[PDB]
Molecule: SRP DOMAIN IV
Organism: Escherichia coli
């Protein structure tokens, strides 16, 4: 900059989930 991935740990929310995150990763 452009695409999917994305820890940390947070955001919603009882919660579980789900969200966004985005380092950190492969594609250049």
């Nucleotide at each position: 900059g452009g695409c999917g991935u994305c820890a940390g740990g947070u955001c919603c929310g009882g919660a579980a989930g789900g969200a966004a995150g985005c380092a950190g990763c492969g594609c250049c």